[PDB]
Context: one part of a larger RNA, bound to proteins that are not shown
C1' cells in the first nucleotide's frame, strides 16, 4: 500500500489478523465500550553525534569603539 | 636655560 | 566693541597604556552511551596458536640518554657462590 | 683484605 | 655460570661481546654488488676498489660502542664553504 | 654555480650543520576557555534513560552432606 | 519434634547488575 | 520520521510459593492452645490517622 | 515500603508493557517564573530543598456487551419442547444443649 | 483449665427479584406567600422571577426497605487410613482384587441454548380470506 | 394455512423485536362512579371597627381501579 482483516500456544529483527500446528466460526447491519491494530498527530525537545548554528560569560585567542600619555602641526614674542 | 611674563593665533561670555 | 582666558586647551597625524563596552572565532580524539578518571610517539617480554604478522580501557616494565673512552688494535687475564685457616 | 681446593 | 656486559626486558657472550696494560683517533675521505622490511613517507644490514692512516713480527682488524629505545617532516630563519 | 643592462653589494642555488615549536610526537601555519532548562537545525535505535529479549554474578527459594543446639 | 554452622547441587527471573538485539 | 509519564481510582484476569475456611502425617501433641510438613485455588480476603 | 488506631474467620504473595491515562486524576516526575543552602571569577550548576505551572483525537478493522435483517434446515406454517454445549452460583460468625463432663 | 464428635437457634457480607410496609424522588397535581404586569375598577384568575420561593404529594422508578438464595455431598478422586496378599517361606495398603477418605473434579440448583449445517422431537393446520 | 404493510396502544422498547386489541370491539382516550393527593374553594349569611373567624355545600386533581362504544382502531394493498 492492497485486503475475503478470528482465537491459542509456538516461531521469528528476540512482544503476530496475515508464518506453523491446532481450535473456533452461516451472510449483512444497528446501538454501546475502549483491550489490540507497538492506533492518529508533530522527520524525539531526553541522550549521543556534526572539525553544524545561535545567543550568553570570562584572568580563552585575536581585533576594535571609547578613554588616556607623549611627540610633531595648528604655534608666536620677551626676560631670567 | 626652566620657568615666569606678554598678546596677536585659538577658546569662551555680555552687548 | 568690552570682558575673561591663552600659546595652554581643543583638533589632525604618530605612539605607548587601558579597553567582554563591541566583534570575529577557538575550546582534540579514543571510550562496552557520554562525562569523570586514564591514555596518545618509541623500546622489551607475555597474550601470539613451534616461519613472518596479528586486537582489547588485556598482563608487566622502560625511554626522550650516555662514553674522549665505555671507540680502534696488539698482548695478557677471568667472575659469582659454598667450605677450611687466620 | 690474604691462603687453599671443590666450582 | 650463578657474575659482569652504563641504562628496562629479551636474546647473546669463554677464541669471551666480560677485566686490565701499551700505542692510538677507522667516532676516516670518495662509497653502496646485493638483500631485509614495507600503503606511502620513512627504516635496517652490507659492498668492491682507490686515497691516506692506527695497531701488529706478520696474517689481519679498524667507515664508532654485544644488539634492539634515546625523537620530529615541510615552510621560514642562523652559521661555515663555494 | 646564478640573477642587476654591466662590475660590486645584497640575495638565490648547492654542500655541511644549528635554532624555537609541533609530546594530541604524519606536526590544522609554529596564535585558541567556558555556559545554555531560552536554545536551534541535520542525523542515529550505528549509542544512553523506560518497557521487551539474552544472562543470572548478586538476590530469593528448594534440595544434598552433616559437626552441633535441643 | 523444632533449629541448624562449615561447605555443595540446582530452580526462578520478583532485587542490585552485565549485554546493547527491536523501537 | 516518539513503543510518551510514578502512585491513586475503575474494571478485571491468571498462578499457587495458602491469609481464612476444608482434609491429613509428625510432635519435645495429657486436654486446650499451638509448631512443622503434606493435599487442596472453590469462595472470601475491612475502615481510618499518616505517606 | 513502612508505622499507628479500631476491627475481622482472614486482613496472603506474585504475573498480566513493575495489567489498565485513544478509561480517569495530575498529588509526584519532564518545561519556561522565583527563592534558600552549597559549588563556580562568571554565564550558570546540584547524592538538594521550596511556592507556581495547558493531560489533544467525531472508533475504520479486530475485540467485547446487547439487539435486528437475510437465507438455510425435505414443500408452507402455528405452538409446545429434548438438550450438544456455554455461563452463573460455591463465603462465613456468634451462641445453646451434650458437659464443666473425657482428659 | 477444658474438648473431638452430634443437634438446634440467630447474625454479617454478597446476589436476584419486588414495591404491601418504612424511606427517597415525583418541572402530573393541590395549597400558602413576596414583587410586578394585564383584563376603568373590585372580586376571582393568569404570565414572569431557579419549578420565584415555601409546605405536601398518587402511579412510575428506587434503597435506606421487603422477600428469597448459598446448605448436604450423588459419583470419581487428592494427601492420607486400611483389609486380604505374593514377588522376597517374614514383612508389606498393591504387584491381582477390595473398603474408605477434602470447600478441590464431574453432577445436582439457576439462565441461555438445534446456524448442535450432526440444523433434533411431538401436536395440529395447509394458499387468500382473515 | 399462515404472514407482511397499516391502525389503537403497552407494566415491551434507542431503532428494531416483543405483547394486547382492530367494530359480534373494551386497545387507547373521553365520559360516569370509586381508591387516592391536597386541605375547606367561589359566593351568601352570621360575628368582629377592622385585619380576619364560623356555618354551608368543600373545591380542584385522580399516571391507579370498575362500568360504559361517545371518539379513534377501513381486511384496502402485497407475499
Nucleotide at each position: 500500500g492492497u485486503a475475503g482483516u478470528a482465537u491459542c500456544g509456538g516461531u521469528g529483527a528476540a512482544g503476530a489478523u496475515g508464518c506453523c500446528g491446532a481450535u473456533u466460526a452461516c451472510c449483512c447491519g444497528c446501538a454501546a465500550c475502549g483491550g489490540g491494530a507497538c492506533g492518529a498527530a508533530a522527520a524525539g525537545a531526553c541522550c549521543c553525534c556534526g572539525u553544524g548554528a545561535a545567543c550568553c560569560u570570562u584572568u580563552a585567542c585575536u581585533a576594535u569603539a571609547g578613554c588616556u600619555u607623549u611627540a610633531c602641526a595648528u604655534u608666536g614674542u620677551a626676560u631670567u | 636655560g626652566g620657568a615666569u611674563a606678554c598678546u596677536a593665533a585659538c577658546u569662551c561670555g555680555c552687548g | 566693541g568690552c570682558g575673561a582666558g591663552g600659546a595652554c586647551a581643543g583638533u589632525g597625524u604618530a605612539u605607548g597604556g587601558u579597553g567582554g563596552g563591541u566583534a570575529g572565532u577557538u575550546u582534540g580524539a579514543c571510550u562496552g552511551g557520554g562525562g569523570u578518571g586514564g591514555u596518545c610517539g618509541c623500546c622489551u617480554c607475555c597474550a601470539a596458536a613451534a616461519g613472518c604478522g596479528u586486537a582489547a580501557c588485556g598482563g608487566a616494565g622502560g625511554c626522550u640518554u650516555c662514553u674522549a673512552a665505555a671507540g680502534g688494535u696488539a698482548c695478557c687475564c677471568u667472575c659469582a657462590g659454598g667450605c677450611c685457616g687466620a | 683484605a690474604c691462603c687453599g681446593g671443590u666450582c | 655460570a650463578g657474575a659482569g656486559u652504563g641504562u628496562a626486558a629479551u636474546g647473546g657472550c669463554a677464541c669471551a661481546a666480560g677485566g686490565g696494560u701499551g700505542c692510538u683517533u677507522g667516532a676516516c675521505u670518495g662509497g653502496g654488488a646485493g638483500a631485509c622490511a614495507a600503503a606511502c613517507a620513512a627504516g635496517u644490514c652490507g659492498c668492491a676498489c682507490a686515497g691516506g692512516u692506527a695497531g701488529g713480527a706478520a696474517a689481519c682488524u679498524a667507515g664508532a660502542g654485544c644488539a634492539u629505545a634515546g625523537u620530529g617532516a615541510u615552510c621560514c630563519g642562523g652559521u661555515g664553504g663555494u | 654555480c646564478c640573477g642587476c643592462a654591466u662590475g660590486g653589494a645584497a640575495g638565490g642555488g648547492c654542500c655541511a650543520u644549528c635554532g624555537c615549536u609541533c609530546a594530541a610526537a604524519g606536526g590544522a601555519u609554529a596564535a585558541a576557555a567556558g555556559g545554555u532548562a531560552c536554545u536551534c537545525c541535520g542525523g542515529g535505535g550505528a549509542u544512553a534513560a523506560c518497557a521487551g529479549g539474552c544472562u543470572g554474578a548478586u538476590c530469593a527459594c528448594u534440595c544434598c552432606c552433616a559437626a552441633g543446639a535441643g | 519434634a523444632u533449629c541448624g554452622a562449615c561447605g555443595g547441587a540446582g530452580u526462578g527471573g520478583u532485587u542490585u547488575g552485565g549485554c546493547a538485539c527491536c523501537u | 520520521g516518539a513503543u510518551g509519564u510514578c502512585g491513586g481510582c475503575u474494571c478485571g484476569u491468571c498462578a499457587c510459593a495458602u491469609c481464612c475456611u476444608g482434609g491429613g502425617g509428625c510432635u519435645g501433641g495429657a486436654g486446650a492452645a499451638g509448631g512443622u510438613c503434606c493435599c487442596a485455588a472453590g469462595g472470601g480476603u475491612u475502615g481510618g490517622g499518616c505517606u | 515500603c513502612g508505622c499507628c488506631c479500631a476491627u475481622u474467620a482472614a486482613a496472603g504473595u506474585g504475573g498480566c508493557a513493575c495489567g489498565c491515562g485513544a478509561g480517569c486524576u495530575g498529588g509526584g516526575u519532564u518545561c519556561a517564573g522565583a527563592a534558600c543552602g552549597u559549588c563556580g571569577u562568571g554565564a550558570g550548576a546540584c547524592a538538594g530543598u521550596u511556592c507556581g505551572g495547558u493531560c489533544u483525537c467525531u472508533a475504520u478493522c479486530u475485540g467485547u456487551u446487547g439487539u435486528g435483517g437475510g437465507c438455510g434446515c425435505a414443500g408452507g406454517a402455528a405452538a409446545u419442547u429434548u438438550g450438544c454445549g456455554a455461563g452463573g452460583g460455591u463465603c462465613u460468625g456468634a451462641c445453646a444443649c451434650u458437659a464443666g463432663u473425657a482428659c | 483449665g477444658g474438648a473431638c464428635c452430634g443437634u438446634g437457634u440467630u447474625g454479617g457480607a454478597c446476589a436476584g427479584a419486588c414495591c404491601c410496609c418504612u424511606g427517597g424522588u415525583u418541572u402530573a397535581c393541590c395549597g400558602g406567600u413576596u414583587g410586578u404586569a394585564c383584563c376603568g375598577c373590585c372580586a376571582g384568575g393568569u404570565g414572569c422571577a431557579c419549578c420565584g420561593c415555601c409546605g405536601g404529594g398518587u402511579a412510575u422508578c428506587c434503597a435506606c426497605g421487603u422477600c428469597u438464595g448459598g446448605u448436604a455431598a450423588g459419583g470419581a478422586u487428592a494427601a492420607g487410613u486400611g483389609c486380604u496378599g505374593a514377588a522376597a517361606g517374614c514383612a508389606u495398603c498393591u504387584a491381582a482384587g477390595c473398603a474408605c477418605g477434602a470447600a478441590g473434579c464431574c453432577g445436582g440448583c439457576c439462565u441461555c441454548a438445534a446456524g448442535a449445517u450432526a440444523a433434533g422431537a411431538u401436536u395440529u393446520c395447509c394458499a387468500u380470506a382473515a | 394455512a399462515g404472514g407482511g404493510u397499516g391502525g389503537u396502544u403497552a407494566a415491551a422498547g434507542a431503532c428494531u423485536a416483543u405483547g394486547a386489541c382492530c367494530u359480534u370491539g373494551a386497545u387507547a382516550g373521553g365520559c360516569u362512579g370509586c381508591a387516592g393527593g391536597u386541605g375547606u374553594a367561589u359566593g351568601a349569611u352570621u360575628g368582629g371597627u377592622a385585619a380576619c373567624a364560623a356555618u354551608u355545600a368543600a373545591g380542584c386533581c385522580g399516571a391507579g381501579c370498575a362500568g360504559u362504544a361517545c371518539u379513534a382502531a377501513u381486511a384496502g394493498c402485497c407475499c